[PDB]
Context: one part of a larger RNA, bound to proteins that are not shown
RNA sequence: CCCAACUGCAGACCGUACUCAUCACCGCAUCAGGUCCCCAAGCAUAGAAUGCUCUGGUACAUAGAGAAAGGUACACUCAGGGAAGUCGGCAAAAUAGAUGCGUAAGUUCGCAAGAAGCAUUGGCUCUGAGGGCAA
RNA sequence: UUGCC
RNA sequence: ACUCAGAACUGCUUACGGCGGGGAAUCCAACUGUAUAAUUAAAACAUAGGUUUGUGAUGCAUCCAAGUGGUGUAUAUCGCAAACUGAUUUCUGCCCAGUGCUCUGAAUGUCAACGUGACGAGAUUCACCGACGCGCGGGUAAACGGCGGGAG
RNA sequence: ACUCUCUUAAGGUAGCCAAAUGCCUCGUCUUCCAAUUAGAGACGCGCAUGAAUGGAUUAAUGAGAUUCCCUCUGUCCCGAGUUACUAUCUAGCGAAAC
RNA sequence: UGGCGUAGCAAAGAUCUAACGGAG
RNA sequence: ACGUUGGAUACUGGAGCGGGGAAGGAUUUCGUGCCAACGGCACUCGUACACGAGUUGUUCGGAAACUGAGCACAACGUUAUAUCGUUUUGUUAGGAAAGUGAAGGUGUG
RNA sequence: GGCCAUAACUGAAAAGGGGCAACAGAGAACCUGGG
RNA sequence: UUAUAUUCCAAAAAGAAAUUGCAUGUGG
Numbered sequence: 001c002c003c004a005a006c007u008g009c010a011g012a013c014c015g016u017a018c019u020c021a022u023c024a025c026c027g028c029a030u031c032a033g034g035u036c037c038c039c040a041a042g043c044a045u046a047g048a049a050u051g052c053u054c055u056g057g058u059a060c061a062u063a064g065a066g067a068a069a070g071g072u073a074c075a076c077u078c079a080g081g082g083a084a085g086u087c088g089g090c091a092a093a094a095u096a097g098a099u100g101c102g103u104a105a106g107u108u109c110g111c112a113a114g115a116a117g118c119a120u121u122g123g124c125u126c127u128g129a130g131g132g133c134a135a
Numbered sequence: 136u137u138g139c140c
Numbered sequence: 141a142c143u144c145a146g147a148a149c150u151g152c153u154u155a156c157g158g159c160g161g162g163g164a165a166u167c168c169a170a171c172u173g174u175a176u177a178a179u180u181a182a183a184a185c186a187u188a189g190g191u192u193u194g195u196g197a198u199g200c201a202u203c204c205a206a207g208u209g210g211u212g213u214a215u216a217u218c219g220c221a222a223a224c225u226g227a228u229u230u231c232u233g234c235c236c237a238g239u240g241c242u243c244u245g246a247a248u249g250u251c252a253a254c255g256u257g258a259c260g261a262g263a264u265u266c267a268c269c270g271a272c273g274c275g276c277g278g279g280u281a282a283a284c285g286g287c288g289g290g291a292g
Numbered sequence: 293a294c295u296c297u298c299u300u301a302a303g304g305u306a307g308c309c310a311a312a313u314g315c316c317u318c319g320u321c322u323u324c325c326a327a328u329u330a331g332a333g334a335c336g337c338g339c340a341u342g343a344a345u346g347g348a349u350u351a352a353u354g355a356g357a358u359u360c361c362c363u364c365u366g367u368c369c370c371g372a373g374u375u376a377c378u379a380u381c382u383a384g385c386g387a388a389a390c
Numbered sequence: 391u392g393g394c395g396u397a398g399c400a401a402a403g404a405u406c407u408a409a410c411g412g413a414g
Numbered sequence: 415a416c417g418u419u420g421g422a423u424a425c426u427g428g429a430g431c432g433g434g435g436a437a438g439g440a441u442u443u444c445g446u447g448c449c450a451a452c453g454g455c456a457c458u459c460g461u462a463c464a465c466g467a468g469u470u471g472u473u474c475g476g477a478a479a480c481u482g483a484g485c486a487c488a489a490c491g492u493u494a495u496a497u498c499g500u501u502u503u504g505u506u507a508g509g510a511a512a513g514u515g516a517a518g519g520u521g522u523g
Numbered sequence: 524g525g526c527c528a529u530a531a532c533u534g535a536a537a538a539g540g541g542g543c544a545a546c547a548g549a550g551a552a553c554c555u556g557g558g
Numbered sequence: 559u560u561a562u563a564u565u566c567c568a569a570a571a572a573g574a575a576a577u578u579g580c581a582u583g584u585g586g
Stems, first nucleotide, its partner, number of pairs: 003585001007581004013476003018439002025034002036435004041053004056426004062383004070378004075374004080369002084367001089364001097121005106111001108227001122150002125147006161362007168354002173185002189225007200212004229348003233287003238284002240280004249274002255268004307341001308338001319335005384399002390392001405422007443467005452460002472576002480548001484543002487540001489500003521527001554573002556567002
C1' cells in the first nucleotide's frame, strides 16, 4: 500500500389512532344487498359437510298479554284409497350412508351404472391377524 | 425368539 | 399399533344429523361450456370437426383527420385474415338461367376527362383518340339460392 | 308397374315425417287403457320435408320438450289436529299510496 | 290535512335475577 | 323501562356477533361528561352531543432503488388546430452522457 | 529541488434520450421481555 | 398506555442482534 475484524459518531422522509362491517365502506339510511386477504380448536364424522362444545365475542334486532278468522314457515302428522287432483306428480312424500351380492337394453367399447335390484347393519364380551427395538 | 410401541 | 374379519351374547324390527326416487320411451342439442344484471338458461351462442374463400410481404384483412402512422404481424401459407356448417359414424343429389363472385377481352358492343384535329375574330361548335374500363362469352352452387306441369 | 312428352337452368336424388315443419287435422291404422284430440309404431299426392339455407342416425351428457310405468305420498276424495311468527289487545313508535 | 294513532315496528340470538346506581 | 357488577341459562361455533389488513371511510379511537335531537322501542347508554386527549420506527410498509401489462415527456411527424401519433420485443434524418484514467497546479529543507 | 498530497480544469474508451407504472410480482439490515 | 407499540423502555439501555455511512486506530 489494501481490506477486514475492534471501536466512535450518526442512521433522514412519510404512514402508524379506529374501522374493515346484520352500526364505520357502497347502496340516500345504524338497509336481510354487495365487499379482497390472512389466523382457524374439540367430538361425532369421508369431512372447511352438518350437529354440538372450550377460547374469544355477544344476549340495548321494541316489549308485554292472550287460543280468533286468515295468513307465513330453514313446521308437523293424518284413518282408508293412492294422481281419481292438475295444463301438467306442480308441491310434498319417497329414495338415501356403508358394506356385501348382483346389474339389462343399447353403444362411439370408454360407458350405460350408484343401473335396476336385493342383503346386512345395534349394543356387548371376545378371538383373530395386521408393526417398530437383538443374542 | 419371545421382548415393548 | 387402531384397522379390518369372524364368533356368540343380548335387543330395535321403533330412533340425531347428513344423505340419489327409479325405469321405459319419443323429440332437440353431440358433450363440459357460455349467455337476455331487473320476467326468457333454451332446442340459442360456443365448441371440436368438416369445407370454402382470400393471401407470398411493395401481400391480404383492417384502423386513422393526416402522417417515414397503427392492427392481425414478436407473424410468414402446419400462417394470417374471411365466411359457413356444427362431434364421431353416414351420405352430402341435380340446377351456372337469374342475381352475385370470378377470370377473359382478339377483333367481340360502348364509353370518362385528357390528347388530337378542323370551325368561328373569339367565347364556343363539330368532331375525333375510343382508350383501360363496361358490355359479352366463359368458370363457380360446402356462392345466394332453385329443384314446376295435363294425365292418358 | 310399363309406355310419352306439353315445359324450364334444372324441375327433389339418399333419405325423414302429418315431426319444433301437415292447411285440411282430433289425418287412416295399429298399439298404450275401463275410456286417449296426448304418447309410441306405422302409412305419406309431404298446404309448404329434403340433403354443410346440411339429410339421416346416434352411445354419453341435459335445472331442455314429452309420454307412460313403478314407488311414494294431504295433489286429491276431505278434510282435521298441533306448532312457532304474525294477525288480535296493550305500552312505545309511526308512515304512505291514494 | 285526511286516511290515522292506521298499516305496521313479525327474516336473523330467549333474558332471568340479586343489589347497585340513577330524578326515574 | 336504563346501565354496571355477581350469579344463572343461552347464542355465535374457529368459512364466527372472533383477532388482524387492503379498498373505502378519517376521528368513527380513548376518557370524562352529557341525554336537548339522533340511535325507526326506550335509555342513566351510544359510532350521538361536549370537552380533553390520543397515532413515537436505522431495521415494519412506502419512497429513495427493480422491472410487467402498459404509459408518453422529448424529439420528430402530422394537423387550419392540437391538448394528435409514433415512442423498451428499446427513441430521434439521428451530433441526446463524467462513471475513470492523467500531465500540469499546490505546504515545504 | 525533488520526497509526499489534496485540488483545479482539462478529457479515456464506452451506441442505442429521459422517465414513470406493482402498499399482493421483485426487493427489503429486529427480535423477544415489560412499564 | 384511559387510547400507540416488532414504534415506547435508559445505564445492573428491559435487553439482545443485524446493519449503512464516515471516521480514528490493533492484523498483514